Context: one part of a larger RNA, bound to proteins that are not shown
RNA sequence: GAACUGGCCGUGAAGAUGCGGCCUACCCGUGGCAGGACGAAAAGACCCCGUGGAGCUUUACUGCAGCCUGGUGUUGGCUCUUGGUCGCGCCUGCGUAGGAUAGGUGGGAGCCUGUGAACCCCCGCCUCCGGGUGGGGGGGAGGCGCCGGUGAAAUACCACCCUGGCGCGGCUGGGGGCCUAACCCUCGGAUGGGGGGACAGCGCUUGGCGGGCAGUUUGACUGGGGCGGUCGCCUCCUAAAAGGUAACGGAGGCGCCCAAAGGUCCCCUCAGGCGGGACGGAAAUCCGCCGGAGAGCGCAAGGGUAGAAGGGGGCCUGACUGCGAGGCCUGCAAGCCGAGCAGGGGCGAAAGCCGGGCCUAGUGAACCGGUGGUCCCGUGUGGAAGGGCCAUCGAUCAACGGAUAAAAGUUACCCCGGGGAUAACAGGCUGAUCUCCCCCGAGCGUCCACAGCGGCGGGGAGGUUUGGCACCUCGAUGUCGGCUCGUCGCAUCCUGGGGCUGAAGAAGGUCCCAAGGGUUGGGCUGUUCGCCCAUUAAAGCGGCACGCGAGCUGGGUUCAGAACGUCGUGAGACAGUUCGGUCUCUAUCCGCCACGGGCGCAGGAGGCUUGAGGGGGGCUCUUCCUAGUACGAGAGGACCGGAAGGGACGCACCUCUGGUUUCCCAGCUGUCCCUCCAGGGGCAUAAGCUGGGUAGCCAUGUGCGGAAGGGAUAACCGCUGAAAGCAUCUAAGCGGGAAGCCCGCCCCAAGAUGAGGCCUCCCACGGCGUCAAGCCGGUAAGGACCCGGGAAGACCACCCGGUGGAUGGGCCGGGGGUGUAAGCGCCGCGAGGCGUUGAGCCGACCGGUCCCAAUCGUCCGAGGUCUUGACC
Repeated sequence: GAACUGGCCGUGAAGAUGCGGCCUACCCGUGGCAGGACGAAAAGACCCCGUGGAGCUUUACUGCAGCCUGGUGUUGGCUCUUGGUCGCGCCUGCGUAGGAUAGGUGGGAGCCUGUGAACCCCCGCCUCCGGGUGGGGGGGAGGCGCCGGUGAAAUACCACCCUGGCGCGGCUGGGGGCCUAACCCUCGGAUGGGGGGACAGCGCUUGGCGGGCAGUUUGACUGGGGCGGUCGCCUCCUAAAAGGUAACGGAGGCGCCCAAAGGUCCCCUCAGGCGGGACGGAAAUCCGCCGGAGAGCGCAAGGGUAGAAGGGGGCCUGACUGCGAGGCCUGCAAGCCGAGCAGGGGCGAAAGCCGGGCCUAGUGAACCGGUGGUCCCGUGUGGAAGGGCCAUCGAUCAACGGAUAAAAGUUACCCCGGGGAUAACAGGCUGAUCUCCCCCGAGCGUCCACAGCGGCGGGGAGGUUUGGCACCUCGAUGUCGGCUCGUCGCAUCCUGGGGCUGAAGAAGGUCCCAAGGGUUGGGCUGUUCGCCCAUUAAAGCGGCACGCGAGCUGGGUUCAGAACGUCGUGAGACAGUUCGGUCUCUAUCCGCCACGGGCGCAGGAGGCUUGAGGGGGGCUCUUCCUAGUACGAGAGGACCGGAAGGGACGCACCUCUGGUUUCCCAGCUGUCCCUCCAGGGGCAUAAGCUGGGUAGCCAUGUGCGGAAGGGAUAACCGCUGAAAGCAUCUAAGCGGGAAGCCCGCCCCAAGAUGAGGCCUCCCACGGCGUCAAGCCGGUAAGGACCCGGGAAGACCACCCGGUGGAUGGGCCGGGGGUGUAAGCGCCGCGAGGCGUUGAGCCGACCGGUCCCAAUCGUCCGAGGUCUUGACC
């Protein structure tokens, strides 16, 4: 998808109309219910996955806007003040010392002068203040150097320099002030006035702050995901005696270290026990005997190892360069071992050993770049720039085969692609946990048979708990609780029957049988549960997708809003709280409640029935008599046997009680109308309102039910009775014994295809078929159609009538309801009142009456199949 679409118990991918085995079941519909078709709807919105998306945040990364800011352009005048720097002028420094107050060395026996000297007055500048030191010039024939040495240098200049300062100028940077004319604002007034002013603004450029925006990033494993843990390497075990071998299996270690802890040659042998020995003790070191390795081997573990790999010494640096046969290992790429050849060495007398270390961890591809070297390339050519090649360095690239040079979060505002590869519900498997049994028998129980308990241990059952697992279902298996409606289990809450009792009685305890029926109403909370009130015979425990949302609810949970506490810088977040918050008219199939149509039931009809088999129902209390007897010291108080009353439930009923009674009567308000008054109608609801109310349908009302009784049984009580001389309810038998079982009561029922029975009807004409059932039309008993109707009814059915008839309507009487009509008379000014009058109106109820209508009719319906046994 197509369907010819049952139930159970099983099975199956774990919840089957479709598979197995049973069971049930004639064909087809209509009105109904929703348990199922893992019903429909929507490619689950939860959950995970995707190197999917998107909104949001931030002290995630990276950028951009914006903002800050140096230089410079637009950008000018005048000053003042400066720093740097350069050239020359220019001074500059103090430690007994040398003679006191000397920065560096030098060609190193001349100088400065009357190109107005030694010393003075005032003038100046710097002060370790002894001064230094020049200028105005007072100035008139001197000062003077080595020479002297307790400090090393010599106190003249040829001229170079240091340290700091100032003077001038070249180039240059930095600040303050004023100006106006650019630029900017403004002025009814413009080639101008005023204000700001070279700022601001704007261009180019620098750095910076920068979720305001933008692009993105935000790892994998994972008994779901997150959180946690982990990620490469080494050793052991797991590992199943080759190798290899997994898990969020059991245990540890590495990310180093050693210039001796390396090579070689020679030597040497440990731990530990016991004995001895000053300070010396379990232990320092010494001596003796024993001691095959348990010590040591840098560090984990393993393997190894004294016939050294261990301890000591001497010479050294092979912790070499060039390679490298052949292999281990292995997806690659790596990793590993490696004899031998060449060079030059080390140790050794040599044989020889030596390309680090007893070994196995001590690590990092490539890309980018550094540094050294070298010689290779060198963009027309020579160089250079820059590469190459050799060597070497920068990696918690530790997520350790290493995405980018560069990166965190949040989403309940969310979206897409996917997954039952994977979580939350339910089921399933499992049964640790859970509930319930049982074994053992410490021990408690005065004594003790366990009346009642029952340690420590042991074995199970169940599948209702919390889980484990992840098996169908993520192109949807709606999720707590309540309500409705049940149904099953029994591990029994009550009622029934039992045994034991630490059972006097009554009342309990405990265990056994038993699932027929019953199992209350309320407060609190969404609650399940549970607590509490008041009752009770009792107020049972569980299963049925934690039964039941195509049955309802929607309080809880569980989207979007909002708030608290809390957490987070934040966006937001919380099996924490709080208030709110869209629950889908139409049933195809199965299944269920009802009801028909069809055919059949071998002749057709009208009645009346049997009951195979089903269904219904199944509860219980109180009081009284027995009898204040038994029993008890009392207080209390039975059995058995009887009697009367209840509760809840069930079926039926409407006489009573009590409801409804849509027009059965009356009253009343507003409006509109008829016809002015009177009287009445509509409407005010799908009755305008109100007071009542027959039949019917009803419960609050009435009757009645649960049984009696028969039988067979359970636990259990017994008889008789062996095996087993005894004993024993049992092994052969028998009796008793439950609200349970089977009958009994009520209801359905012959589609009971095994289709039953009785009573009564109509009949066995004519052939085509000379034929296995057949067939044609009239017919017969009957039956439908049509019609009037019905406490029957959705339709259908069923029942009653259908003129030789009271079936419905009408009418009449009665019931019944209402409660004294209209009209008229009387009284009153009047609203009204009184009489006529229990009047009038009057559905359904009980009847009567042909006045109306069921008129007239039409169609359908047997003649009986074969096989078979005393007989007219």